[PDB]
An RNA structure (23S RIBOSOMAL RNA, nucleotides 10 to 530) from Haloarcula marismortui, in which 519 nucleotides are resolved. The entry has 29 different proteins, among them 50S ribosomal protein L21e, 50S ribosomal protein L24e and 50S ribosomal protein L2P. The entry is indexed under G2611U mutation, 23S rRNA, large ribosomal subunit, RIBOSOME. Released in 2008, the model rests on X-ray crystallography data to a resolution of 2.55 angstrom.
Context: one part of a larger RNA, bound to proteins that are not shown
RNA sequence: UAUGCCAGCUGGUGGAUUGCUCGGCUCAGGCGCUGAUGAAGGACGUGCCAAGCUGCGAUAAGCUGUGGGGAGCCGCACGGAGGCGAAGAACCACAGAUUUCCGAAUGAGAAUCUCU
RNA sequence: AACAAUUGCUUCGCGCAAUGAGGAACCCCGAGAACUGAAACAUCUCAGUAUCGGGAGGAACAGAAAACGCAACGUGAUGUCGUUAGUAACCGCGAGUGAACGCGAUACAGCCCAAACCGAAGCCCUCACGGGCAAUGUGGUGUCAGGGCUACCUCUCAUCAGCCGACCGUCUUCACGAAGUCUCUUGGAAUAGAGCGUGAUACAGGGUGACAACCCCGUACUGAAGACCAGUACGCUGUGCGGUAGUGCCAGAGUAGCGGGGGUUGGAUAUCCCUCGCGAAUAACGCAGGCAUCGACUGCGAAGGCUAAACACAACCUGAGACCGAUAGUGAACAAGUAGUGUGAACGAACGCUGCAAAGUACCCUCAGAAGGGAGGCGAAAUAGAGCAUGAAAUCAGUUGGC
Numbered sequence: 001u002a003u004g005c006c007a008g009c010u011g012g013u014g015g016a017u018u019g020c021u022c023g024g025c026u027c028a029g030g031c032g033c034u035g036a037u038g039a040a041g042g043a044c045g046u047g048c049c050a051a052g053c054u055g056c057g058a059u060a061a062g063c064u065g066u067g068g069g070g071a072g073c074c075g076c077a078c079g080g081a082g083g084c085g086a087a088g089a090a091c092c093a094c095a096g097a098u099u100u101c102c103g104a105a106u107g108a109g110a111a112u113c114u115c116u
Numbered sequence: 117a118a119c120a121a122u123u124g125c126u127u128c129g130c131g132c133a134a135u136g137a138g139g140a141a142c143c144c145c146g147a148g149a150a151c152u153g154a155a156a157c158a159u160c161u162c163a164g165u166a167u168c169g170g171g172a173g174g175a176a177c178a179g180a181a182a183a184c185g186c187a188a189c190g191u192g193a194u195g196u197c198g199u200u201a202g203u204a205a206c207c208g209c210g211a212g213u214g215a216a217c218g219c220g221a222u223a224c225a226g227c228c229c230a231a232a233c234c235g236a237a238g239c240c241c242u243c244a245c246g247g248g249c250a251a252u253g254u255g256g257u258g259u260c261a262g263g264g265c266u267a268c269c270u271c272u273c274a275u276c277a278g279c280c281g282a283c284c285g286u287c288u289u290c291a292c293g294a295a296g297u298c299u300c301u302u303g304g305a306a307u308a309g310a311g312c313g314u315g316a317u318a319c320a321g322g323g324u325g326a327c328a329a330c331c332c333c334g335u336a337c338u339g340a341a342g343a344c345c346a347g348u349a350c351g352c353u354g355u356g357c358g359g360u361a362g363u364g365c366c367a368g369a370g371u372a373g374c375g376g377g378g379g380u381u382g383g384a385u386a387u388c389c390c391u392c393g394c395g396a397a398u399a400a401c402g403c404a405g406g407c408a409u410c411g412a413c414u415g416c417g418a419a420g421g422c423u424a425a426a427c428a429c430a431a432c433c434u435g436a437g438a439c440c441g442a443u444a445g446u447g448a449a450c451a452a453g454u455a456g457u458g459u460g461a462a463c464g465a466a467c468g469c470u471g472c473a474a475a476g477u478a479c480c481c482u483c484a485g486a487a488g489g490g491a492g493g494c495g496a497a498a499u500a501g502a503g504c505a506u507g508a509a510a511u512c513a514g515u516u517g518g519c
Base pairs, nucleotide, nucleotide: 004519005518006517007516008515009514010513011512012511018505019469020468023440024439025437026436027435028434029433030432032429033138034137041102042101043100044057045056046055048080049079052076053075063096064095065094066093067092068091072084073083074082107115108114109113116118121135122134123133124132125131142173143171144170145169146168147167153160157208183191184190195222196221197220198219199218205213206212226422227421228420229368233256234255237254238249239248240247241246262366263365264363265362266361267360268359269358276354277353278352279351285344286343287342288341289340290339291338296312297328298311299310300309301308313330314329315319321333322332323331373394374393375392376391377390378389379388401417402416403415404414405413456463457462476504480490481489482488
Other pairs, nucleotide, nucleotide, family: 013510tHS014509tHS015507tWS015508tHS016507tHS017506cWW021441tHS021442tWH023445tSS023446tHS024445tSS031430cWW031431cWW032140tWS035104tWS036106cWH036136tWS038104tHS038105tWS038106tWS039105tHH039137tWS040103tHS042112tSS045060tWS047050cHS047053tWH047075cWH050051cHS050076tWH051077tWW054061cWH062097cWW062098cWS069090tHS070088tWS070089tHS071085tWS071086tWS072089tSS119120cHS119133tWH120136tWH122130cHH123130tWH126129tWS139140cHS139173tWH141174cWW141429cSS142428cSS143176tSS148164tWS148166tHS149165tWH150163tHH151162tHS152161cWW153211cSS154210cSS159210tWW160211tWS164165cHS173175cSS174428tWS178194cSS179193cSS179424tHS180225tWS180226tHS180423tWH181192tHS182402tSS183415tHS185187cHS185188tHS185414cWS187405tWS193425tWW194426tWW195427tWS200217tHS201216tHH202203cHS202214tWS203215tWH204214tHS205382tSS207210tHS215382tWS223425cSS224424tWS225423tWS225424tWH230259tWH230367cWS231258tHS231366cSS232257tHS232263tSS235254tHS236250tWS236251tWS236253tHS238254tSS242244tHS242245tHS260367cWH261357tWS271357tWS274356tHS275355cWW280350cWW281347tWS281349tHS282348tWH284345cWW292337cWW293318tWS293336tHS294315cSS294318tWS295329tWS295334cWW302306tWH303305tHS303326tWS304325tSS305325tSS317336cSS318335cWS320334tHS324328tWH347348cHS367399tWS369398cHH370371cHS370395tWS371396tWH371419cSS372395tHS380387cWW381383tHS383406cWS386406cSS396418tWW397418cWW397419cWW430431cHS430432tHS440444cSS441449tWS442449tWS442468tHS444449tWH446448tHS447452tSS450467tWS451454cSS452466tHH453454cHS453464tWS454465tWH455464tHS458460tHS458461tHS467503tHS470474tWH470500cSS471473tHS471475tHS471497cWS472495tHS474498tWW475494cSS475500tWW476501tSS476502tHS477492cWS478492tHS479491cWW483485tHS483487tHS493501tWW494498tWH495497tHS495500tHS
């Protein structure tokens, strides 16, 4: 001095720790039925592009009216293209329209379709 | 082309209607374990618990005494809460199980039939016509302050039916809404430090480039709407309360009650119920007062029915917190009942954090290259460049000291 031991330094690996909270947990007050006028649930659709969630139902992230609201808007979702809104859009409340198939599921039958 | 199926009504035609299924738990009626305790175990216990079948509602159920029995010259429908009380009662009288009356509260509310006496005076559908129901009784009367009938006094403000229909309060949503964004210093940024100044029925909370009453949302004050209280209270319309005398006119049967066998209960002789058998009275009667019978006394009218409020739960709305703070707290802050496992019933994770602002890296070199690397640009910071705040230990590479 190789293989190597112990401690540290620089850089990793790892995600502890500290800080943060869109979630939980618990208590309290209020309120409280739905369905053959076919519910609740499920299936399948529905977007310019659209896989998931949310919404909606072949009028499919929406249609109408009234009131509110307001210069912006086109959900989660920070893209692109395009579009809508002073003919007052978005958004909110109330009311109404549309609301595929299976589903108590009710013409008969069927693993969401079929038969007369 | 159709209310399948079961029903009611019925114009006997699916013509008019009902049911079915859902819902977090709560609630009511049925079925009903074992592990466990007794230091074994069988009665007992766990327990009418788990679980199953049926069913209603916003709440259920109960409820106007055949009650209570602090025995009274007393209480006066029912829940529920506190207490009575681990008392009485039960029990291999072991271990254990376990009320009630009453009292103090909450909320309060009392009524309708059957029958007597009346006897079609009635009801339902239809715009009407018309149809259906109904003498096996529709309808009137009546309901223990018993009633009815005959004869009277008086009066109604009770009851029942129906019309009208809130205040207040509570929960929630909404409108309005005061006062600095001044100086200096530091900083990438001032909500910091120093200086000056302001509102406040507002100094809760949040947001904003760092500690903000006065920058923004809000917050106090005042006001507005909906929902619930509630079709309730009040008011009103109709009805008519009540009392005397007489009258054995009426008053719920497999009942009351007894016996056999079970279960259950604190229920012991004295709980509640099921099952088999037997089985009454008629208010001048009957039942109860914790063994049976009889008398007395006191209470009360079963075998028909309805009934608001006060109480349970938490799906849903809102609010709150000496709760947890991402291996915690939900299984779930993320794709969460997701991905995934199982024929199926069912089982079931993990994953939060760039920055003040994407300014999310132009151009150049390298390379097979939209890779990566180098240089460079942005930013206070890239050792903030994408599971991108911080960055422990284990541990790895290189290296320093000592051996």
Taxonomically the source falls in Haloarcula (Archaea, Methanobacteriati, Methanobacteriota, Halobacteria). Rfam match: Archaeal large subunit ribosomal RNA. Gene Ontology terms of the family: structural constituent of ribosome and ribosome. A reference for the family is Yusupov et al. (2001), "Crystal structure of the ribosome at 5.5 A resolution", Science. Its Rfam clan is "LSU clan". It comes from the structure "Structure of Anisomycin resistant 50S Ribosomal Subunit: 23S rRNA mutation G2611U".